[PDB]
The depositors describe the entry as "CRYO-EM STRUCTURE OF LEISHMANIA MAJOR 80S RIBOSOME : WILD TYPE". This is an experimental structure of RNA (LSUb_rRNA_chain_2, nucleotides 3 to 605; LSUa_rRNA_chain_1, nucleotides 1533 to 1780) from Leishmania major strain Friedlin, with 589 nucleotides shown. Rfam match: Eukaryotic large subunit ribosomal RNA. Gene Ontology terms of the family: ribosome and structural constituent of ribosome. The entry is indexed under CRYO-EM LEISHMANIA MAJOR 80S RIBOSOME WILD TYPE, RIBOSOME. The structure was determined by cryo-EM at 2.89 angstroms resolution and released in 2023. Among the 72 different proteins in the entry, which are not shown, are 40S ribosomal protein S24, Putative 60S Ribosomal protein L36 and Putative 60S ribosomal protein L5.
Context: one part of a larger RNA, bound to proteins that are not shown
RNA sequence: CCAACUGCAGACCGUACUCAUCACCGCAUCAGGUCCCCAAGCAUAGAAUGCUCUGGUACAUAGAGAAAGGUACACUCAGGGAAGUCGGCAAAAUAGAUGCGUAAGUUCGCAAGAAGCAUUGGCUCUGAGGGCAA
RNA sequence: AAUUGCCAACUCAGAACUGCUUACGGCGGGGAAUCCAACUGUAUAAUUAAAACAUAGGUUUGUGAUGCAUCCAAGUGGUGUAUAUCGCAAACUGAUUUCUGCCCAGUGCUCU
RNA sequence: GUCAACGUGACGAGAUUCACCGACGCGCGGGUAAACGGCGGG
RNA sequence: CUCUCUUAAGGUAGCCAAAUGCCUCGUCUUCCAAUUAGAGACGCGCAUGAAUGGAUUAAUGAGAUUCCCUCUGUCCCGAGUUACUAUCUAGCGAAAC
RNA sequence: UGGCGUAGCAAAGAUCUAACGGAGAUAUACUCAACAUGCAACGUUGGAUACUGGAGCGGGGAAGGAUUUCGUGCCAACGGCACUCGUACACGAGUUGUUCGGAAACUGAGCACAACGUUAUAUCGUUUUGUUAGGAAAGUGAAGG
RNA sequence: AACUGAAAAGGGGCAACAGAGAACCUGGGAUUAUAUUCCAAAAAGAAAUUGCAUGUGGG
Numbered sequence: 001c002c003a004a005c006u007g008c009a010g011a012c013c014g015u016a017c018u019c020a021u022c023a024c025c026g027c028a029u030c031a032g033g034u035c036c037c038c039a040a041g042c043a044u045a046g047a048a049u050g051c052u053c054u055g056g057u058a059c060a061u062a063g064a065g066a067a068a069g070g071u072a073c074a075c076u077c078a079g080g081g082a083a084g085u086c087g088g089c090a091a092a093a094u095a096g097a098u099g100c101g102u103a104a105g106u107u108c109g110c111a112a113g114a115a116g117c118a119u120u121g122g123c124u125c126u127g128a129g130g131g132c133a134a
Numbered sequence: 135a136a137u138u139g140c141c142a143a144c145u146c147a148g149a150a151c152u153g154c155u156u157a158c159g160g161c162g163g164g165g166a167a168u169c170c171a172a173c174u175g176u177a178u179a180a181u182u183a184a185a186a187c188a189u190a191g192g193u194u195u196g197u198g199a200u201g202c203a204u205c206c207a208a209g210u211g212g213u214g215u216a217u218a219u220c221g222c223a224a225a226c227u228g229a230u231u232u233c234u235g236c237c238c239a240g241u242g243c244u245c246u
Numbered sequence: 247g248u249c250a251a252c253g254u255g256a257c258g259a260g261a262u263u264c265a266c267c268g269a270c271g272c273g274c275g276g277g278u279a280a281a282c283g284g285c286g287g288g
Numbered sequence: 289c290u291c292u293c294u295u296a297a298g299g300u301a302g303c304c305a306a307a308u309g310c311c312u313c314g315u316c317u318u319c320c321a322a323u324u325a326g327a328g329a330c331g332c333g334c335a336u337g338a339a340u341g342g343a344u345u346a347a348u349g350a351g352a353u354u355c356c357c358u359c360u361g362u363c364c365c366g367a368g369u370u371a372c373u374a375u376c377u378a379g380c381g382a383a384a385c
Numbered sequence: 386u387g388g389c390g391u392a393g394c395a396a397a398g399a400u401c402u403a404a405c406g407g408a409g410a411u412a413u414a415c416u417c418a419a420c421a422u423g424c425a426a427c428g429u430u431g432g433a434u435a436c437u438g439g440a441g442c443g444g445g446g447a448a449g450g451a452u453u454u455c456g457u458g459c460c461a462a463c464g465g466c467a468c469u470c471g472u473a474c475a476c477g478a479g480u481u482g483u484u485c486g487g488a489a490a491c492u493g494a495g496c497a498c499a500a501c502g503u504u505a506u507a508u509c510g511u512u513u514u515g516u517u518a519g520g521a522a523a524g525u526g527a528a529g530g
Numbered sequence: 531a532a533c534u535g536a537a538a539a540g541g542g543g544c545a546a547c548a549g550a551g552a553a554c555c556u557g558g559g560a561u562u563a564u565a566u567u568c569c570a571a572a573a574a575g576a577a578a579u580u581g582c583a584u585g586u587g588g589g
Base pairs, nucleotide, nucleotide: 002587003586006583007582008581009580010579012487013486014485016453017450018449024033025032035446036445037444038443040052041051042050043049055437056436057435058434061378062377063376069373070372071371072370074369075368076367077366079364080363083362088359096120097119098118099117100116105110107229121152122151124149125148126147127146128145129144130141131140133138134137163357164356165355166354167353168352169351170349171348175187176186191227192226193225194224195223196222197221202214203213205211231343232342233341235285236284237283240282241281242278243277244276245275247272248271253266254265255264256263286293287292288291294298302336303333314330315329316328317327318326379394380393385387400433401432402431403430404429405428406427454478455477456476457475458474463471464470483578484577491549495544496543498541500511501510502509555575556574557569558568
Other pairs, nucleotide, nucleotide, family: 004585tWH005584cWW015482tWH016451tHS017023tWS019448tHS020034tWH020448tWW021396tWW022472tHS026030tWS044046tHS044048tHS046048cHS052438tHS054441tWW068374tHS078365cWW081360tHS081362tHS082088tHS082360tWH084362tSS085087tHS094162tHS101115tHS102114tHS103112tHH104111tHS106109tWS107109cHS107345cHS123150cWW132139cWH170185cSS173189tHS190228tHS192280tWS198218tSS199217tWW201215tWW204212cWS207507tWW208503cSS208509tWS227339cSS229345tHS233338tWS234339cWH237296cSS238281tWH246274cWH249269tHS251268tHS252267cWW257262cWW258261tHS284297tWS294295tWS299300cHS299337tWS300338tWH301337tHS305312cWH309311tWS319325tWW320322tHS323325cHS334335cWS338341cSS361365cWS372395cSS381390tHS381392tHS382391tWH383389tHH384388tHS390391cHS399434tWS407409tHS407469cWS412423cHS413422tWS414422cWW452479tWS452480tWW462473cWS478563tWS479480cWH482566cSS483553tWS492546tWH494545tHS498512tHS499512tHS499517tWS503507tWH515516cSS515540tWS516540cSS517522tWH525526cSS526535tWH527528cSS527534tWH528533tWH529532tWH530531tWW531532cHS546549tHS553578cSS554566tSS554576cWW560565tHS561563tHS570571cHS
């Protein structure tokens, strides 16, 4: 000089709780606003929608209970079918998937899910679609 | 070995039998035309989302750095400019297709 | 052609006064409408 | 037809009762039983017209308009039902004026 | 102060039961078995019934807040009804780092101290396109004797 | 043993708790409330890393 061994030493500040249908802003415990991470089962194309184990909650003043008139994120209606109205406003109506089929026009890309017709449940069967070992 | 066993994962197609009260949720109504804007976009927070603005495309103008446009009270100060005409600055029209006629007397702007 | 400051000359004791000169610009003459704009009457 | 004068030139190609036309519900055809609406034509166009851009255009649009099929409580002409209110009670309790 | 014990306190589906606790009761002048003379409402535990439904009334963080956290009590006011309960009120407690986050110790869009210039006036300007300032802005390796 | 002075153009600093950088993990019968922070010689234990020293080997 180089490595491992071994001895001693390893300073400062933050660290509770919240992050929201009550902890922040809106005069308030206000149906408004506010960035990030983890994210189960079944139906199904599914972070759509419906229901459920774990975790959480029953807190938003309650009781009795057939008036008229209202609001609704609630419904049905004989015969007719826009005659209503400034105006089809509002409601109804169509609807998934698969097969067949599809006009004028066109910048040739489209128009196009144009339009239109048919099938779909349950059960018991049949066929097709692969791997590794000799 | 064009043969034998053992095994997984679901999807599609065909048939017989059988049933309907057309029965969760979720999920485009369609066609023929006229006006405007080419299109996707933006945009009056709290009565107006449009035919308005933007856009790609078209044209014109200034300019070779001692420059053109331009900030600042000022200076050895500042921006387009880390640039260099296929660039930078200032206007108008508004995709494509087809066109874009005549007028320079006025007012501008430009040269003698 | 016209004109400001400046400059030059002359009169006057002097303050002055007069005259000449004096750049852009304007005036004259061209260009330009995908500049603002216009496109009648008898 | 000119020729002129206004002030330089006198509206070319196009398009239209148009989101631009007063008169005006213009005239003709079409759409309906019936249409001041819609579409197609026609232009002496009060006062259309060429980057103050003229004409046209497939695709696109929470743009503005007309007709058709389907559908319906929009209507003829209303009736029945549900939840929450209103209505009664306990507690609490304002404002505007 | 009238209006006036009025208008209202209707989004987010929903609670029921027994036993304990509590002053919050089974609270009478008597007659009278009892009902027709103490109503209504509260906490904990068990059981039942529902809701949220993994873009959750789940479990952790930033900005903001700053003791709201925890235990024991209490119930005057406040929790727009009520409370035996409370993020309310009183008392007493709770946050532990060689390695986690920051700083120590990077550069970015950027800022502007010095220096210089300007301004009656510095409380103005330049200051990263490698880069202050008419501009002398470097302070210690190896050394040897 | 401290002093002395050669060679090095372009003064000092700030700006990211989501960029760069950054040596530690489990178990606990360990709280009323904190924990990759607490636990004691069988550290419940097992590691990694920094500074300065001491022995060994190599040089």